Record summary:
Method: X-ray diffraction, resolution 2.3 A. The entry became public in 2015. Solved structure of RNA from Synechococcus elongatus, 61 nucleotides shown. Bound small molecules: glutamine (GLN). It holds a match to the Rfam family "Glutamine riboswitch aptamer (glnA leader)". Rfam links the family to the GO term glutamine binding. It was solved together with U1 small nuclear ribonucleoprotein A. Ren et al. published it in Cell Rep in 2015: "Structural and Dynamic Basis for Low-Affinity, High-Selectivity Binding of L-Glutamine by the Glutamine Riboswitch". Entry title: L-glutamine riboswitch bound with L-glutamine.
[PDB]
RNA sequence: CGUUGACCCAGGAAACUGGGCGGAAGUAAGGUCCAUUGCACUCCGGGCCUGAAGCAACGCG
Ligand code: GLN
Repeated sequence: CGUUGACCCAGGAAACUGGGCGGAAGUAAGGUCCAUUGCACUCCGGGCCUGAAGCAACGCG
RNA backbone atom coordinates (compact mmCIF):
# COMPACT_ATOMS: atom_id res chain seq x y z
O5' C A 1 0.10 4.48 0.55
C5' C A 1 -0.68 3.38 1.00
C4' C A 1 -0.68 2.25 0.00
C3' C A 1 -1.92 1.37 0.00
O3' C A 1 -3.01 1.93 -0.71
C1' C A 1 0.00 0.00 0.00
P G A 2 -4.52 1.45 -0.38
O5' G A 2 -4.58 -0.02 -0.99
C5' G A 2 -4.52 -0.22 -2.39
C4' G A 2 -4.71 -1.67 -2.75
C3' G A 2 -5.95 -2.35 -2.19
O3' G A 2 -7.12 -2.04 -2.92
C1' G A 2 -4.08 -3.73 -1.85
P U A 3 -8.55 -2.00 -2.19
O5' U A 3 -8.95 -3.53 -2.08
C5' U A 3 -8.92 -4.39 -3.21
C4' U A 3 -8.95 -5.84 -2.80
C3' U A 3 -10.09 -6.23 -1.86
O3' U A 3 -11.30 -6.52 -2.54
C1' U A 3 -8.04 -7.06 -1.00
P U A 4 -12.70 -5.95 -1.99
O5' U A 4 -13.13 -7.05 -0.93
C5' U A 4 -13.08 -8.43 -1.25
C4' U A 4 -13.05 -9.30 -0.01
C3' U A 4 -13.96 -8.89 1.14
O3' U A 4 -15.31 -9.25 0.91
C1' U A 4 -11.83 -9.50 1.98
P G A 5 -16.51 -8.58 1.76
O5' G A 5 -16.24 -9.13 3.22
C5' G A 5 -16.29 -8.28 4.35
C4' G A 5 -15.60 -8.92 5.52
C3' G A 5 -15.85 -8.30 6.88
O3' G A 5 -17.09 -8.68 7.44
C1' G A 5 -13.55 -8.66 6.62
P A A 6 -17.97 -7.60 8.23
O5' A A 6 -17.32 -7.60 9.68
C5' A A 6 -17.15 -8.81 10.40
C4' A A 6 -16.39 -8.59 11.68
C3' A A 6 -16.89 -7.45 12.56
O3' A A 6 -18.02 -7.80 13.34
C1' A A 6 -14.53 -7.35 12.38
P C A 7 -19.25 -6.77 13.48
O5' C A 7 -18.73 -5.73 14.57
C5' C A 7 -18.39 -6.16 15.88
C4' C A 7 -17.45 -5.21 16.57
C3' C A 7 -17.91 -3.76 16.69
O3' C A 7 -18.87 -3.55 17.71
C1' C A 7 -15.67 -3.79 15.98
P C A 8 -20.04 -2.47 17.50
O5' C A 8 -19.30 -1.08 17.78
C5' C A 8 -18.77 -0.79 19.06
C4' C A 8 -18.11 0.57 19.08
C3' C A 8 -18.91 1.72 18.51
O3' C A 8 -19.89 2.22 19.41
C1' C A 8 -16.73 1.81 17.64
P C A 9 -21.20 2.96 18.83
O5' C A 9 -20.61 4.34 18.30
C5' C A 9 -20.00 5.27 19.18
C4' C A 9 -19.50 6.48 18.44
C3' C A 9 -20.50 7.15 17.51
O3' C A 9 -21.42 7.98 18.19
C1' C A 9 -18.45 6.89 16.39
P A A 10 -22.88 8.20 17.57
O5' A A 10 -22.60 9.16 16.33
C5' A A 10 -22.06 10.46 16.52
C4' A A 10 -22.02 11.21 15.22
C3' A A 10 -23.25 11.09 14.35
O3' A A 10 -24.30 11.95 14.74
C1' A A 10 -21.35 10.70 13.04
P G A 11 -25.82 11.49 14.53
O5' G A 11 -25.96 11.49 12.96
C5' G A 11 -25.87 12.70 12.22
C4' G A 11 -25.87 12.43 10.75
C3' G A 11 -27.03 11.61 10.21
O3' G A 11 -28.22 12.37 10.09
C1' G A 11 -25.02 10.83 9.26
P G A 12 -29.65 11.66 10.26
O5' G A 12 -29.73 10.66 9.02
C5' G A 12 -29.77 11.14 7.69
C4' G A 12 -29.72 10.00 6.72
C3' G A 12 -30.70 8.87 6.99
O3' G A 12 -32.03 9.19 6.62
C1' G A 12 -28.58 7.97 6.48
P A A 13 -33.25 8.79 7.57
O5' A A 13 -33.23 7.19 7.52
C5' A A 13 -33.73 6.41 8.60
C4' A A 13 -34.27 5.09 8.10
C3' A A 13 -33.25 4.17 7.45
O3' A A 13 -32.54 3.38 8.39
C1' A A 13 -35.10 4.39 6.02
P A A 14 -30.95 3.27 8.31
O5' A A 14 -30.72 2.46 6.95
C5' A A 14 -31.23 1.14 6.79
C4' A A 14 -31.26 0.74 5.34
C3' A A 14 -29.91 0.63 4.65
O3' A A 14 -29.29 -0.62 4.87
C1' A A 14 -31.42 1.87 3.29
P A A 15 -27.70 -0.76 4.79
O5' A A 15 -27.40 -0.50 3.24
C5' A A 15 -27.42 -1.56 2.29
C4' A A 15 -27.19 -1.02 0.90
C3' A A 15 -25.79 -0.46 0.64
O3' A A 15 -24.85 -1.44 0.27
C1' A A 15 -27.37 1.15 0.01
P C A 16 -23.56 -1.71 1.20
O5' C A 16 -22.91 -0.27 1.38
C5' C A 16 -22.38 0.46 0.28
C4' C A 16 -22.72 1.94 0.39
C3' C A 16 -21.61 2.85 0.90
O3' C A 16 -20.70 3.22 -0.12
C1' C A 16 -23.65 3.36 2.00
P U A 17 -19.14 3.45 0.21
O5' U A 17 -19.11 4.92 0.83
C5' U A 17 -19.40 6.06 0.03
C4' U A 17 -19.56 7.31 0.85
C3' U A 17 -18.45 7.60 1.84
O3' U A 17 -17.31 8.17 1.23
C1' U A 17 -20.48 7.81 2.96
P G A 18 -15.85 7.67 1.67
O5' G A 18 -15.47 8.65 2.87
C5' G A 18 -16.02 9.97 2.95
C4' G A 18 -15.93 10.50 4.35
C3' G A 18 -14.81 9.93 5.19
O3' G A 18 -13.55 10.49 4.89
C1' G A 18 -16.79 9.94 6.46
P G A 19 -12.22 9.68 5.22
O5' G A 19 -11.91 10.13 6.70
C5' G A 19 -11.62 9.18 7.67
C4' G A 19 -11.92 9.68 9.05
C3' G A 19 -11.30 8.85 10.14
O3' G A 19 -9.98 9.24 10.43
C1' G A 19 -13.60 9.01 10.54
P G A 20 -8.82 8.15 10.45
O5' G A 20 -9.07 7.43 11.83
C5' G A 20 -9.40 8.20 12.98
C4' G A 20 -9.91 7.33 14.08
C3' G A 20 -9.15 6.04 14.28
O3' G A 20 -7.94 6.22 14.98
C1' G A 20 -11.45 5.58 14.28
P C A 21 -6.74 5.19 14.77
O5' C A 21 -6.68 5.02 13.18
C5' C A 21 -5.48 4.60 12.52
C4' C A 21 -5.76 3.90 11.20
C3' C A 21 -6.72 4.63 10.26
O3' C A 21 -6.43 4.25 8.92
C1' C A 21 -7.66 2.57 10.88
P G A 22 -5.02 4.64 8.25
O5' G A 22 -4.15 3.34 8.52
C5' G A 22 -3.41 2.75 7.48
C4' G A 22 -2.15 2.13 7.99
C3' G A 22 -1.19 1.65 6.91
O3' G A 22 -0.35 2.69 6.43
C1' G A 22 -1.35 0.09 8.74
P G A 23 -0.41 3.14 4.89
O5' G A 23 0.61 2.14 4.19
C5' G A 23 1.96 2.51 3.93
C4' G A 23 2.77 2.57 5.20
C3' G A 23 4.26 2.87 5.01
O3' G A 23 4.74 3.54 6.18
C1' G A 23 4.03 0.79 6.06
P A A 24 5.62 4.89 6.08
O5' A A 24 4.68 5.98 6.76
C5' A A 24 3.52 6.47 6.10
C4' A A 24 2.33 6.48 7.02
C3' A A 24 2.56 7.10 8.39
O3' A A 24 2.38 8.50 8.38
C1' A A 24 1.40 5.02 8.61
P A A 25 3.22 9.44 9.36
O5' A A 25 4.63 9.54 8.64
C5' A A 25 5.59 10.49 9.07
C4' A A 25 6.96 9.90 9.16
C3' A A 25 7.46 9.20 7.90
O3' A A 25 8.85 9.46 7.75
C1' A A 25 7.57 7.71 9.71
P G A 26 9.34 10.58 6.74
O5' G A 26 10.27 11.52 7.64
C5' G A 26 11.41 11.00 8.30
C4' G A 26 11.10 10.62 9.72
C3' G A 26 11.64 11.55 10.80
O3' G A 26 10.81 11.39 11.95
C1' G A 26 12.60 9.46 11.08
P U A 27 10.84 12.46 13.15
O5' U A 27 9.32 12.51 13.61
C5' U A 27 8.36 13.20 12.83
C4' U A 27 6.99 12.59 12.94
C3' U A 27 6.54 12.24 14.34
O3' U A 27 6.02 13.36 15.03
C1' U A 27 6.10 10.42 12.89
P A A 28 6.43 13.63 16.56
O5' A A 28 5.59 12.53 17.34
C5' A A 28 4.18 12.59 17.38
C4' A A 28 3.61 11.41 18.10
C3' A A 28 4.23 11.09 19.45
O3' A A 28 3.73 11.90 20.50
C1' A A 28 4.09 9.12 18.20
P A A 29 4.69 12.31 21.72
O5' A A 29 5.42 10.95 22.08
C5' A A 29 4.81 9.99 22.93
C4' A A 29 5.65 8.74 23.02
C3' A A 29 6.96 8.87 23.77
O3' A A 29 6.79 8.83 25.18
C1' A A 29 7.36 7.75 21.75
P G A 30 7.74 9.72 26.14
O5' G A 30 9.09 8.88 26.15
C5' G A 30 9.09 7.50 26.48
C4' G A 30 10.46 6.90 26.29
C3' G A 30 11.63 7.71 26.84
O3' G A 30 11.80 7.56 28.24
C1' G A 30 12.13 6.95 24.66
P G A 31 12.55 8.68 29.11
O5' G A 31 14.06 8.51 28.67
C5' G A 31 14.79 7.38 29.09
C4' G A 31 16.23 7.51 28.69
C3' G A 31 16.90 8.84 29.02
O3' G A 31 17.33 8.93 30.38
C1' G A 31 17.36 8.27 26.78
P U A 32 17.29 10.34 31.17
O5' U A 32 18.50 11.16 30.54
C5' U A 32 19.82 10.63 30.53
C4' U A 32 20.71 11.44 29.64
C3' U A 32 20.74 12.94 29.92
O3' U A 32 21.66 13.28 30.95
C1' U A 32 20.43 12.54 27.59
P C A 33 21.57 14.68 31.74
O5' C A 33 21.92 15.76 30.62
C5' C A 33 23.25 16.01 30.21
C4' C A 33 23.32 17.12 29.20
C3' C A 33 22.61 18.41 29.58
O3' C A 33 23.34 19.22 30.48
C1' C A 33 22.05 17.83 27.36
P C A 34 22.58 20.24 31.47
O5' C A 34 21.86 21.26 30.49
C5' C A 34 22.58 22.31 29.87
C4' C A 34 21.74 23.07 28.86
C3' C A 34 20.56 23.86 29.41
O3' C A 34 20.94 25.04 30.08
C1' C A 34 19.92 22.78 27.42
P A A 35 20.05 25.57 31.31
O5' A A 35 18.69 25.99 30.61
C5' A A 35 18.65 27.08 29.71
C4' A A 35 17.29 27.21 29.07
C3' A A 35 16.11 27.26 30.03
O3' A A 35 15.92 28.53 30.64
C1' A A 35 15.63 25.74 28.30
P U A 36 15.43 28.63 32.17
O5' U A 36 13.90 28.20 32.08
C5' U A 36 13.01 28.90 31.23
C4' U A 36 11.68 28.20 31.11
C3' U A 36 10.94 27.90 32.40
O3' U A 36 10.26 29.04 32.93
C1' U A 36 10.91 25.98 31.02
P U A 37 9.93 29.15 34.52
O5' U A 37 8.34 29.06 34.55
C5' U A 37 7.69 27.81 34.64
C4' U A 37 6.49 27.87 35.55
C3' U A 37 6.59 28.85 36.71
O3' U A 37 5.28 29.32 37.05
C1' U A 37 6.43 26.63 37.55
P G A 38 4.64 30.58 36.29
O5' G A 38 3.86 29.89 35.08
C5' G A 38 3.86 30.44 33.77
C4' G A 38 3.47 29.40 32.74
C3' G A 38 2.07 28.81 32.89
O3' G A 38 1.08 29.61 32.26
C1' G A 38 3.65 27.06 32.61
P C A 39 -0.39 29.80 32.91
O5' C A 39 -0.98 28.33 32.93
C5' C A 39 -1.22 27.63 31.72
C4' C A 39 -2.69 27.30 31.52
C3' C A 39 -3.59 28.47 31.09
O3' C A 39 -4.59 27.96 30.21
C1' C A 39 -4.43 27.51 33.06
P A A 40 -4.84 28.63 28.77
O5' A A 40 -4.70 27.40 27.78
C5' A A 40 -3.54 26.59 27.78
C4' A A 40 -3.89 25.13 27.72
C3' A A 40 -5.08 24.76 26.85
O3' A A 40 -4.75 24.65 25.47
C1' A A 40 -5.25 23.65 28.95
P C A 41 -5.87 24.87 24.33
O5' C A 41 -6.72 23.53 24.41
C5' C A 41 -6.15 22.28 24.05
C4' C A 41 -7.03 21.14 24.50
C3' C A 41 -8.42 21.08 23.87
O3' C A 41 -8.42 20.46 22.60
C1' C A 41 -8.59 20.81 26.22
P U A 42 -9.33 21.05 21.41
O5' U A 42 -8.94 20.12 20.18
C5' U A 42 -7.76 19.33 20.20
C4' U A 42 -6.80 19.72 19.09
C3' U A 42 -5.94 20.95 19.38
O3' U A 42 -4.65 20.78 18.79
C1' U A 42 -7.19 21.32 17.42
P C A 43 -3.41 21.67 19.29
O5' C A 43 -2.41 20.58 19.87
C5' C A 43 -2.90 19.34 20.38
C4' C A 43 -2.03 18.19 19.93
C3' C A 43 -0.54 18.34 20.19
O3' C A 43 -0.17 17.99 21.52
C1' C A 43 -0.87 17.63 17.96
P C A 44 0.89 18.88 22.33
O5' C A 44 1.91 19.35 21.20
C5' C A 44 3.09 18.60 20.92
C4' C A 44 3.98 19.33 19.96
C3' C A 44 4.44 20.71 20.40
O3' C A 44 5.54 20.67 21.28
C1' C A 44 3.63 20.83 18.19
P G A 45 5.97 21.99 22.07
O5' G A 45 6.80 22.81 21.00
C5' G A 45 8.05 22.35 20.54
C4' G A 45 9.09 23.44 20.61
C3' G A 45 10.49 23.03 20.22
O3' G A 45 10.70 23.05 18.82
C1' G A 45 10.58 24.12 22.29
P G A 46 11.55 21.88 18.12
O5' G A 46 13.04 22.27 18.52
C5' G A 46 13.63 23.46 18.03
C4' G A 46 15.04 23.61 18.52
C3' G A 46 15.92 22.37 18.40
O3' G A 46 16.42 22.17 17.09
C1' G A 46 16.15 23.24 20.55
P G A 47 16.75 20.69 16.57
O5' G A 47 18.10 20.34 17.33
C5' G A 47 19.23 21.19 17.20
C4' G A 47 20.40 20.65 17.96
C3' G A 47 20.70 19.17 17.76
O3' G A 47 21.40 18.92 16.55
C1' G A 47 20.79 19.68 20.06
P C A 48 21.07 17.60 15.68
O5' C A 48 21.74 16.43 16.53
C5' C A 48 23.14 16.39 16.72
C4' C A 48 23.53 15.37 17.77
C3' C A 48 22.98 13.96 17.56
O3' C A 48 23.69 13.20 16.60
C1' C A 48 22.63 14.60 19.80
P C A 49 22.91 12.14 15.69
O5' C A 49 22.47 11.01 16.73
C5' C A 49 23.42 10.13 17.32
C4' C A 49 22.80 9.27 18.40
C3' C A 49 21.74 8.27 17.96
O3' C A 49 22.29 7.10 17.37
C1' C A 49 21.01 9.38 19.91
P U A 50 21.49 6.32 16.21
O5' U A 50 20.19 5.78 16.94
C5' U A 50 20.28 4.71 17.86
C4' U A 50 19.02 4.57 18.68
C3' U A 50 17.79 4.10 17.95
O3' U A 50 17.83 2.72 17.63
C1' U A 50 17.21 5.81 19.46
P G A 51 17.02 2.14 16.37
O5' G A 51 15.54 2.63 16.66
C5' G A 51 14.70 1.93 17.56
C4' G A 51 13.35 2.59 17.65
C3' G A 51 12.54 2.68 16.36
O3' G A 51 11.87 1.48 16.02
C1' G A 51 12.54 4.77 17.42
P A A 52 11.80 1.00 14.48
O5' A A 52 10.26 0.71 14.24
C5' A A 52 9.26 1.55 14.76
C4' A A 52 8.47 0.85 15.83
C3' A A 52 7.09 0.31 15.41
O3' A A 52 7.13 -1.06 15.01
C1' A A 52 6.86 1.79 17.23
P A A 53 6.15 -1.61 13.84
O5' A A 53 4.70 -1.36 14.41
C5' A A 53 4.16 -2.18 15.43
C4' A A 53 2.79 -1.69 15.84
C3' A A 53 1.78 -1.57 14.71
O3' A A 53 1.15 -2.79 14.41
C1' A A 53 1.78 0.42 15.97
P G A 54 0.75 -3.12 12.89
O5' G A 54 -0.48 -2.13 12.63
C5' G A 54 -1.66 -2.21 13.40
C4' G A 54 -2.44 -0.93 13.33
C3' G A 54 -3.85 -0.94 13.91
O3' G A 54 -3.83 -0.72 15.31
C1' G A 54 -3.83 0.11 11.77
P C A 55 -5.08 -1.12 16.26
O5' C A 55 -5.25 -2.68 16.02
C5' C A 55 -5.72 -3.52 17.06
C4' C A 55 -6.69 -4.56 16.56
C3' C A 55 -6.15 -5.56 15.55
O3' C A 55 -5.38 -6.58 16.15
C1' C A 55 -8.29 -4.81 14.89
P A A 56 -4.31 -7.42 15.28
O5' A A 56 -5.24 -8.35 14.38
C5' A A 56 -6.13 -9.29 14.97
C4' A A 56 -6.74 -10.18 13.93
C3' A A 56 -5.83 -10.65 12.82
O3' A A 56 -4.95 -11.68 13.23
C1' A A 56 -7.91 -9.99 11.91
P A A 57 -3.48 -11.81 12.60
O5' A A 57 -3.78 -12.37 11.14
C5' A A 57 -4.47 -13.59 10.96
C4' A A 57 -4.94 -13.76 9.54
C3' A A 57 -3.88 -13.62 8.46
O3' A A 57 -3.08 -14.78 8.30
C1' A A 57 -5.85 -12.45 7.83
P C A 58 -1.56 -14.67 7.79
O5' C A 58 -1.72 -14.45 6.22
C5' C A 58 -2.21 -15.48 5.39
C4' C A 58 -2.65 -14.95 4.05
C3' C A 58 -1.60 -14.21 3.25
O3' C A 58 -0.66 -15.06 2.62
C1' C A 58 -3.58 -12.96 3.23
P G A 59 0.82 -14.51 2.27
O5' G A 59 0.52 -13.39 1.17
C5' G A 59 0.19 -13.74 -0.16
C4' G A 59 -0.15 -12.53 -0.98
C3' G A 59 0.98 -11.53 -1.21
O3' G A 59 1.87 -11.93 -2.24
C1' G A 59 -0.95 -10.37 -0.55
P C A 60 3.43 -11.55 -2.15
O5' C A 60 3.44 -9.98 -2.37
C5' C A 60 3.18 -9.41 -3.64
C4' C A 60 3.00 -7.92 -3.53
C3' C A 60 4.23 -7.13 -3.10
O3' C A 60 5.15 -6.91 -4.14
C1' C A 60 2.39 -6.42 -1.83
P G A 61 6.73 -6.91 -3.83
O5' G A 61 6.92 -5.61 -2.94
C5' G A 61 6.87 -4.32 -3.52
C4' G A 61 7.07 -3.24 -2.49
C3' G A 61 8.38 -3.29 -1.71
O3' G A 61 9.48 -2.76 -2.44
C1' G A 61 6.60 -2.97 -0.21
N1 GLN B 1 1.52 -7.32 6.28
C1 GLN B 1 1.26 -6.60 7.52
C2 GLN B 1 0.08 -7.22 8.25
O1 GLN B 1 -0.50 -8.17 7.73
C3 GLN B 1 1.00 -5.11 7.24
C4 GLN B 1 1.04 -4.23 8.50
C5 GLN B 1 1.12 -2.77 8.17
O2 GLN B 1 0.94 -2.37 7.01
N2 GLN B 1 1.41 -1.94 9.18
O3 GLN B 1 -0.30 -6.80 9.36